[PDB]
Context: one part of a larger RNA, bound to proteins that are not shown
RNA sequence: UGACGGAAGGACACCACAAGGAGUGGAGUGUGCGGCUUAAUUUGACUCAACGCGGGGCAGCUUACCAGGGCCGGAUGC
RNA sequence: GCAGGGAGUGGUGCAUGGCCGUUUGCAACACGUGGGGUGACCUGUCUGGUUGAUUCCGACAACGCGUGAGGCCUGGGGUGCAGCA
RNA sequence: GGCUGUGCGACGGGCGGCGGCAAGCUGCAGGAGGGCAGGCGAAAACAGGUCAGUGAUGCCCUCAGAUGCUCUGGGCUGCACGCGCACUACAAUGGCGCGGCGAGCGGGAGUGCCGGGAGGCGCGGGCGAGGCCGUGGCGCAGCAGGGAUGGGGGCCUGGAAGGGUGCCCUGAACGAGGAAUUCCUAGUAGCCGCGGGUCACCAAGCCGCGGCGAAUGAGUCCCUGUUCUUUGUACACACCGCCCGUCACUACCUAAGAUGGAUGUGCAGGCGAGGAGGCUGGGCAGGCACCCGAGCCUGUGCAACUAGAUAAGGUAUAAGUCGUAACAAGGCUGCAGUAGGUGAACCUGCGGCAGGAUCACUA
Numbered sequence: 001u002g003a004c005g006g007a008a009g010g011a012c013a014c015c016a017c018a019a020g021g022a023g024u025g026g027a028g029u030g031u032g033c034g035g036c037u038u039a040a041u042u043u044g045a046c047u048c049a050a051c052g053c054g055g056g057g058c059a060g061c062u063u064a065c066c067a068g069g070g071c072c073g074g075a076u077g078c
Numbered sequence: 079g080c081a082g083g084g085a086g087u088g089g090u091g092c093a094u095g096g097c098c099g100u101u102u103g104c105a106a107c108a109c110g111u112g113g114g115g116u117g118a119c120c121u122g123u124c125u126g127g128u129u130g131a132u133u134c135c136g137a138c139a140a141c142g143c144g145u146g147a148g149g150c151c152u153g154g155g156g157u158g159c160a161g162c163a
Numbered sequence: 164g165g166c167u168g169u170g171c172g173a174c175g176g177g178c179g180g181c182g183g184c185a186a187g188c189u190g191c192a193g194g195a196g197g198g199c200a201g202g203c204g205a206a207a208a209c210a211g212g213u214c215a216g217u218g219a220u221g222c223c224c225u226c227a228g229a230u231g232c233u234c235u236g237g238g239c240u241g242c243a244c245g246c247g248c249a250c251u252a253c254a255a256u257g258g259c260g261c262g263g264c265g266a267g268c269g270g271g272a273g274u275g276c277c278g279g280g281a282g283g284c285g286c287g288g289g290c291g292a293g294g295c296c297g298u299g300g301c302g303c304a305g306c307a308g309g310g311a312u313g314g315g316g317g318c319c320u321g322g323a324a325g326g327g328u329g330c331c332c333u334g335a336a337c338g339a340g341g342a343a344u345u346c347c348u349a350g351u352a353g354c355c356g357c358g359g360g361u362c363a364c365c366a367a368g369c370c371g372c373g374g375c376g377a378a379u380g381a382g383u384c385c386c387u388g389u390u391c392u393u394u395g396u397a398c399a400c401a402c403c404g405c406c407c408g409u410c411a412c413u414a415c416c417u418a419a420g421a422u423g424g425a426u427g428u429g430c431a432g433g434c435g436a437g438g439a440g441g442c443u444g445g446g447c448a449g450g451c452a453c454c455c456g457a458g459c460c461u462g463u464g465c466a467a468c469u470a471g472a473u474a475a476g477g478u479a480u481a482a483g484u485c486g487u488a489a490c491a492a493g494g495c496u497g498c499a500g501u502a503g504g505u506g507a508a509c510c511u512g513c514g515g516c517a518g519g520a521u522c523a524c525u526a
Stems, first nucleotide, its partner, number of pairs: 001399002003396003007393007016383002020347005027251008035242002043054002065237007076081003084226003088223003094219001096213003099209003106145002109142003112121003124136001126135002151201003156171007174197001177191005253340001257301001259299006269290001273286005308337001313332003317328003353375007402493001404490001407486002410483001413479005419473001422470003426466009437455002441451003496517003500513005
Other pairs, nucleotide, nucleotide, family: 002401tSS004491tWS005494tSS007492cHS013384tWH014019cWW015388tHS016386cWS016387cWS017385cWS018348tWH019379cSS020378cSS021352tSS025341tHS025342tHS026252cWW026337tSS027336cSS029367tWS030052tHS032051cSS035243tWS037041tWW038040tHS039066cSS040237tWS041241tHS042056tWH042215tWW045050cSS058062cWS059321tWS059363tWH063238tWS063239cWW064238cWW072227tWS072229tWH075082tHS090214tHS091095cWH092210tWH093214tWH093220tWS102206cWH105146tWS106132tHS106205tWS109123tHH110122tHS111122cHS112139tWS115117tHS115118tHS122141cHS125136tHS127185tWS127186tSS128133cWW129131tHS130147cWS131147cSS135185cSS155172cWH155196cSS172195tWS172196tWS173194cWS175176cHS175197tWS176192cWW182185tHS182186tHS193197tWH194196tHS214220tWS226227cHS253305cWS254257cSS254306tWH255303tHS258300cWH265293tHS266356tWS266357tWS266373cSS267372cSS269270cWS272287tSS278281tHS280317tWS280329cSS292356cSS293355cSS300307tWS305306cHS305308tWS309336tHS310334tSS310335tHS311334tHS312333cWW316329cWH320324tWH320363cSS321323tHS324326tHS324364tWS326364tSS348379tWW349378tHH350351cHS350376tWS351377tWH352376tHS360368cWH366368tHS384386cHS395491cSS397489tWS405489cWW406488tWS408507cSS409484cWW412480cWW418474cWW420472tHS421471tHS435457tHS436456tHS439453tWW440452cWW444448tHS485506tWS486507tWS487488cHS491494cWH499514cWW521523tHS
């Protein structure tokens, strides 16, 4: 000088509270995340400041994953 | 065949740029000069009052400034004129 | 559905009361309007996120059986389960059936025909909602609430349905939701749809838009946070900080420790080699006494060293376990003394001290 204090005193706010309104969490579904499974269930992000976010509503493409097959943008210097 | 370029949604955002988030829904940050102290530093940037705001009033070893705040820009309501439909 | 230029209009101006170099606060009048909604948004940070926006990129790895590109299929949509955000509800303030009236953002789209609907076809300058009102049925029922799941059919888009839509049927949980917890002060919450981004197809999402339209405070720091002043601080990676002690493992060292061990040195005693000189002598032998006296032995002092079962510390270990004593009023103020006690820091009693959290009150 900061930071902190289960130190004192202030100030302020509906990521506070009171006075309230509608809720959420319960139910089913939609979607996202984890886990498990899977040949693969690509991956980033995990307190506000991850989790209908990546403008991510994916039948192909997207697409990074898996099973296969093609193709060589392997230029150019001896 | 070699050298090397190029490519890669391969790795590393704990190598980076840019951008964005968060501190912020904040009100803070700094300089010139002077003063206090051997010095880091402090004052300026404050006892109090005030403001959403370090916004201002004021007292003041400070005085003057600068960002931010404000001013500002856009939309919204009112009507003056003008032009046209 | 009138359009868009240019201005004006509000500044807290006026008034009243507080405060008075006041700044300002607050009530009313006037007024369309008295904190409208957005926008830009300082310095400093963060090991915030993005190498998967990038012909933005260092470095590392891969490059022919490729970690390249492309094609096809599958996955990203798997499902005992945990969680976030939303949707639709649990119905009567409702639901269903007709008639009536019907928004804003966005301004491109309606039309005629076929079909029960979805949908189709042909022309083609061209749009409007839930709802509300009136009224009919149902009438507290897992019921005409709810619309989950599933079956059969019709379509749309696409190369391709797990996608969407339409018809019929099946008709689940759910009868108001535990601990917890979010958002919100007026045209707002909520209810209610609509449009746009995404889009061949698809929104329960997002970004907007209007319709209906409240309740309640005009506050206080109670709870969470942020921020300021004063103060304390052993913190500065900054309290998820710093830190103390026991236990437990290993190492080193020191002291204790029954029992020892070895060495030096000094005393005291015992034995005592040798020898000068004296007295002698088988007179170069030998003897005697004295004196000097090594050496050995015993006892002991002092100095210094060492073995040792065991057991106690100290220090260093990779830091493990148990706590949290101190540092903030460290959550019981701390400290030292003394006494007792406890696994352990330590706790308690008494008296001190402030190095305190008080320099401060019949002045």